[PDB]
Context: bound to proteins that are not shown
RNA sequence: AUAGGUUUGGUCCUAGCCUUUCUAUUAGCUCUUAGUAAGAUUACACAUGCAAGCAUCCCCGUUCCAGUGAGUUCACCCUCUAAAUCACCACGAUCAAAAGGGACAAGCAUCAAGCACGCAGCAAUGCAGCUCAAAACGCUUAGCCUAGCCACACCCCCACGGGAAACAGCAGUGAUUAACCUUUAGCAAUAAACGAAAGUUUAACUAAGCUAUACUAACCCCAGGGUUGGUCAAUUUCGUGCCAGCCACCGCGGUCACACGAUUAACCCAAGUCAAUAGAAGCCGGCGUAAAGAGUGUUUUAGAUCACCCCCUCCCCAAUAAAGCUAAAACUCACCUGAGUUGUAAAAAACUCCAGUUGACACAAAAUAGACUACGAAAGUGGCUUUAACAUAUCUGAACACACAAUAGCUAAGACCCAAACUGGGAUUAGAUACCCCACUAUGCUUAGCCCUAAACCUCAACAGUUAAAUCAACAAAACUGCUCGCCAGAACACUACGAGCCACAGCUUAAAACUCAAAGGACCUGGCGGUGCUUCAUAUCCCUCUAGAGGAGCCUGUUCUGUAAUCGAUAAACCCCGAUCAACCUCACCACCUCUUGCUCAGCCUAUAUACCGCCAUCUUCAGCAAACCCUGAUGAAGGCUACAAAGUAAGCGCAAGUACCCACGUAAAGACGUUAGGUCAAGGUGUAGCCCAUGAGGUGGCAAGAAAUGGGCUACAUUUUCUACCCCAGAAAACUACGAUAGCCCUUAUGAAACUUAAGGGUCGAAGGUGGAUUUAGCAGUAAACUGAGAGUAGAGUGCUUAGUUGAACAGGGCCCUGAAGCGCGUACACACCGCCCGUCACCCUCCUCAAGUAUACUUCAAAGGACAUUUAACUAAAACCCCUACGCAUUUAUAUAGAGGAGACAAGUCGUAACAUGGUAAGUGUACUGGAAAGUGCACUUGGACGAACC
Numbered sequence: 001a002u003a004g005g006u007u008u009g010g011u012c013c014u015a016g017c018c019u020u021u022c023u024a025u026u027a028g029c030u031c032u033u034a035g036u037a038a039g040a041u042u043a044c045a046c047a048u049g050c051a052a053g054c055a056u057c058c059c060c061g062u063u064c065c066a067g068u069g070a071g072u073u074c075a076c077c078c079u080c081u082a083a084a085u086c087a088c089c090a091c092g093a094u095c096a097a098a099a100g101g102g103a104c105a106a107g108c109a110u111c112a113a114g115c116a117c118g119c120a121g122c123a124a125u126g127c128a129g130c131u132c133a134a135a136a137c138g139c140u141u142a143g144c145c146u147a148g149c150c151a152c153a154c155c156c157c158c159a160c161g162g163g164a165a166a167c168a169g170c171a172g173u174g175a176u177u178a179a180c181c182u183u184u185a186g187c188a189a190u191a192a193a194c195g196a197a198a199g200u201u202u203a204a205c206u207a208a209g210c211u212a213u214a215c216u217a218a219c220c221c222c223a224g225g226g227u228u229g230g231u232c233a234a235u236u237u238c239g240u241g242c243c244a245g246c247c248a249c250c251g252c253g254g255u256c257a258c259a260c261g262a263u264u265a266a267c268c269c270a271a272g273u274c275a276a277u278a279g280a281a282g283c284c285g286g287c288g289u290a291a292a293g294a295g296u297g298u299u300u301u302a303g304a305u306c307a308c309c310c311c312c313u314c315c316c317c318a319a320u321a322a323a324g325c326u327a328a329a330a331c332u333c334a335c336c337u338g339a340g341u342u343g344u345a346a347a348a349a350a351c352u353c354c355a356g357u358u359g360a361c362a363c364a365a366a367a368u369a370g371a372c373u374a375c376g377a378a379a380g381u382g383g384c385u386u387u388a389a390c391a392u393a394u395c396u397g398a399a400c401a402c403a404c405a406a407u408a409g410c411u412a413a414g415a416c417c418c419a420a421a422c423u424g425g426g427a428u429u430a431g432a433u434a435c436c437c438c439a440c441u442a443u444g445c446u447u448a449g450c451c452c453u454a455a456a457c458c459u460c461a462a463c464a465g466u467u468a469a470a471u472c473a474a475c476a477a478a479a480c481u482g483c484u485c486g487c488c489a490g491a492a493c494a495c496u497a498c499g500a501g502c503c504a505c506a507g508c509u510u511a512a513a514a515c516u517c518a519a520a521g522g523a524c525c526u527g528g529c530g531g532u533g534c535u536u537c538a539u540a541u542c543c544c545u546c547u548a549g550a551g552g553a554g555c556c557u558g559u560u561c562u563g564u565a566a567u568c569g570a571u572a573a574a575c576c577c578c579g580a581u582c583a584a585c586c587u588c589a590c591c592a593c594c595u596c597u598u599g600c601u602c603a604g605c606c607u608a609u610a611u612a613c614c615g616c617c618a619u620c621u622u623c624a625g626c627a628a629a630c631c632c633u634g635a636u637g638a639a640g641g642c643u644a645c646a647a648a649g650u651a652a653g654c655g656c657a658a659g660u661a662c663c664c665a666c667g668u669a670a671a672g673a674c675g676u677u678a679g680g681u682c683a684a685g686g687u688g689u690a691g692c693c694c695a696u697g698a699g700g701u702g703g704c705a706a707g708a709a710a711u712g713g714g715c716u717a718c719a720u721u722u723u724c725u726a727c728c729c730c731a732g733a734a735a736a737c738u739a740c741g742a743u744a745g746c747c748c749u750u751a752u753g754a755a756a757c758u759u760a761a762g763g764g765u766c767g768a769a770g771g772u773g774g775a776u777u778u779a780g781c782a783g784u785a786a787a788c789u790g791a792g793a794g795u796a797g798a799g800u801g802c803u804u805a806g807u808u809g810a811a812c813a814g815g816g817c818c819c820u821g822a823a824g825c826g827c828g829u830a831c832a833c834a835c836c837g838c839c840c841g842u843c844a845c846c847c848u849c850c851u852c853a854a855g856u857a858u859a860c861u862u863c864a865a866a867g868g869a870c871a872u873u874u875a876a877c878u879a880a881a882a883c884c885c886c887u888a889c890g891c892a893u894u895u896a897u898a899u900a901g902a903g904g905a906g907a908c909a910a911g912u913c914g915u916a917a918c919a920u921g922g923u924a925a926g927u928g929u930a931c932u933g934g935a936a937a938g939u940g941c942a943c944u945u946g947g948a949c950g951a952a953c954c
Base pairs, nucleotide, nucleotide: 001020003019004018005017006016009525010524011523012522013521021280022279023278024277025276026275028273029272032218033217034216035215036214037213038211039210042175044174045173046172048171049170050169053060067152068151069150076102077101078100079099081096084094085093086092105141106140107139108138113131114130117129118127119126120125143149144148154163155162156161182208184207185206186205190204191202192201193200194199224269225268226267227266228265229250230249231248237262238261239260245252246251285488286487287486288475289474293485295404296403297402298401302396303395304394320388321387322386323385324384325383326366332360333359334358336356337355338354340351341350372382374381375380409450410449411448412447413446414445418444419443423439424438425437426436457946461484463482464481465480466479467478490517491516499510500509501508502507526832527831528829529828530827532826533825534824535823536822537821538820542816543815544814546780547779548778549777550776553716554715555714556713557712558711559710560709561707562706568579569578590703591702592701593700594699595698596697604692605691607690608689609688613686614685615681616680617679618677620675625654626653629650630649631641632640633639661668662667718773722734723733724732725731740770745765746764747763748762749761750760751759786808787807788806789805790804791803792802835921837918840914841913843911847906848905849904850903851902852901856898857897858896859895862892863890866887867886868885873881874880924945925944926943927942928941929940930939931938932937
C1' cells in the first nucleotide's frame, strides 16, 4: 500500500514476522556490438616515473587546482572591519578573514548534578553568584543542510621541538577485505601561473585504454539464469523411503513425493539472471479482560476554559490521635461430686494436681444492631465515654521533592487468655519433609524506632458535560465529548544482570542486553471430560438381597512360553472347542530331499500391503437418532432454532416404531440407520499397488505337530436329596484303605480305512488325586435357572465341541441413591490425538549466549587548556646595526579485551524421581511476606476472584 500469507479443532480481536515494489554492493551461472555515465574494501605500508614554473636577473607563483573523510555542532544571518580586485591619491563598490551577537546532527537520564562554570567597579576591591529534568555536565556514533561546503594533509589537536624519513597528486604495487581500472597521449579546447607581449608550463583538464555497475540504441547469424505445493505466473515420468535433501513464511519427505534428486514440459525476466547484505514506506493509535490509569495525596514554572455570571458544595452514622472504662467468653484458684476427658471418616497419641456445677477473676479479642452503606487521600475504620479534630471560593499538576502506606518481617524493653509458621509426637501413605489429631515457639498485643511491599484490583485516572447520532468486535460493569497529567508499543530472557540511591545487607526502587522463537496473548462456538451439583431412575441390574457355578483335584480342549529342520491368522471389553458344522496320508499353505520349465489355464504365486479396497462381520446397539432441501436468529462470526393459556421453525428420506415368523394381543427371534475403534479378515473368492518367472511357481517321497512351566473354557467327581440292581417312582442291598471316585494309564479285541502304540467303541487290569475349593469371579426374572434325555450338521472313520427338540421344574423380585452408571436441567475447563488428555520442577546428558571473578597480559584515553626565568645596546655630516630561554610522562589516568574458578538463561523426536497446575484437578487457585523441604512445592498472617455455594418457601 488496493494490500496478501501465517497463531486455533474452529471463530472474532489484537499483534509480530514474512511476501509482493524500487535501488545499491558482493557471490554463483552466463555473456554479441556501439555511445555515454560511473568506477580500492582499508587516514595500513609503499619500488620506479611524472604532477610548478615563468621571466632581461628583482618580484610574482609553487598558500591555487587535485586528493581524502581521520576528526567534527569553525559551514548560515547580523554588526563591525583588515587584506585583495577596481592602473594610481581619494571615493565608494566588490569580495571577505579576525572579533562581537544569534542559529545549527543522532542515540543513551542506568551520564543528574557540573565544580568557578558569575556580577559590580576607573581602580582598589566588593558581593556570592552562573548552568541544569523545558535535559546542564558527560559517553558513544557520524563528514555535512551537495551549483557545493567543512575539516585533514605520516604521528604528538598545534609544530618551535620530537618521533621520524611519509603517494589521502596521477599511473602502479604490498598487506588487508565479500569488495581489485592503464606503471596511455597531448597542452589543440577551457582553467590556472608568469610575462608588456609574441608565447612557455601544467598526471588540472581534454582525447583515449580497462570493467555487464547503470542508461540509450541496435543486431542476417548468436540465450542463459531462476522458478513451477500455497502466498505466486508455470510439471510429465522415474529414483529415494523422516534416509539422502529442500524452504522467504506456512511446511515437504515414514514405499501412491505436482515440495528432495534426475528427466520432460511449462512460467517470469533477458545479456543478463539471481542468492546473500544494506537502504527506501513508521508518532494524531491505545491503557476493564490482549502491553498500558504508575499504592495514596499535596507545589513552582506553566497549561486548560470546566473559574465571574446561572438552583451548587451546611448538621448527621463505623476518619484520626490520646486518656479512661467493661458486657459475653476464656485462663487460673478454691469447695463439692464423678472416673474418665480430649480427639474423628475411623483411630492413635496426649491428659487423667483431669472433668462437671458454683464463686472470684485481663495490658487479649470487640455477638446482635448491619436487610444500614456512612467516614477517610489511600491504607483502612463497626464495644462505651470524654478531649482535640477531619486542607483548598476554578480546575489539572512533582518517578528532581515532602508526608503517609494492610499483613509479614527487623531492633530494644514488656505483657500473655487464645490462635499459631518452625519443630516434636500420633496417624495416613509405595513414600508424606503435606492434607487429619495433639503439644509448643517465633509472631499476632503495648511502647520507642526501622522496613516501605500486595490480586495496595471496584485491574475501569482527575475536572467538566451529554443520552441524541454510526449505540456497539466478543466478554465484562451501555456508548461518547472537551481538557490535562501519567503510562504502554510481539513473546521470552526479566518483579533478572550492571550501575546508582536508601537506618534497607538473603532487601526495596529504577531497569537493560546477547543468544532463541513465529508465535504469544484476549474473548468466544461446538464437543468431550469432571474423584461436578440438583432431581428422577436402573430390573438379572449399580448396591443390598436370591439360585447354581468358576478359581482347588483328575481328564478333555484352546492359548501363551519353551522346544523342534518344520505353517498362517484371532489374540482388552469386541481372542482363547475362535477361522475348523473339525488335521493319522489327503486335507496342507510348513520342514528336509528330489524333480519339471510356455508349465490343468491365451500361465501361475496361501508372495508384501486389511494403513489401498469390494465382499461378509464384530462393537457401542440391553442406543434413537442421522439428514437432503428451504426459512429465520446471531449487526449476515464459529454456530443456533424450544415453552401448547405456545415465543421460528417446516421437513422428504433412512432407522426406531408399525408389520411379519414361531403357539396369540404376550414373549422369544429377526430387525437395528448415520457414524466410532485406519476394529477383523489379501489364507473364502475377487482385486488396486509393489514384487518372483530355472522359482517367492508346479509335482513327488518322507516327516514335525512335543511339554519344564503357567493360564482360559468345559467334562466328571469328592457322595447319603448318595452308589448298585430291578422298575421307570410303595423295592432290596451297598455305604471309608475291596466304600464314593478317571472318559487317565497299561493290556486285549472290534469298527472305519490301503495304512491306527496313534482315531473311535468295548472288555480286562488298575482304584490315583480328590473330603466342596484362597484373593477374586460368571450367568440367570419362569416354563427361566438348575438337572436329565434324544436328534442333527460335518467324516471313510474321528469332539467331553457346535446347532437343535423335549422332560422334570425352583428361589428372590423389596428396599435404597451411600458405591458404579444412564437421562434431563445447570456449573467448570489451560483438553480437541478430545483424562489412556494436557502439564511443572529437580537430577543426568549435550548445544548456544551471557554474567560474576583473584591475578596477569594487551590495547586505548587523558596531562602543556600549565608553570619558571628573561631584561636596553651601540649608533646617529643621507641612516642603520644588534636581539634567538628552559621545564613533561609517570608506583599516573581512562576504557576495553582475554582468564583460574563460579553461576545463570534459552534451546534441544522418543532418559530418571515424583504429580504441583488446568474439572471443587481430587487440600479451589493466586498476590505480598516469613519459615521449611530431594524436586515440583508445603504451612502461617492479611489481601484478591482471574472459584463455587445449586439461587420462592421447603

Released in 2021, the model rests on cryo-electron microscopy data to a resolution of 2.59 A.
The RNA (12S mitochondrial rRNA) from Homo sapiens has 954 modelled nucleotides.
The sample was in a buffer at pH 7.5.
The entry has 81 different proteins, among them Growth arrest and DNA damage-inducible proteins-interacting protein 1, Coiled-coil-helix-coiled-coil-helix domain-containing protein 1 and Aurora kinase A-interacting protein.
The depositors describe the entry as "Human mitochondrial ribosome in complex with mRNA, A/A tRNA and P/P tRNA".
Primary citation: Itoh et al., Science (2021), "Mechanism of membrane-tethered mitochondrial protein synthesis".
The entry also models magnesium, potassium and zinc ions.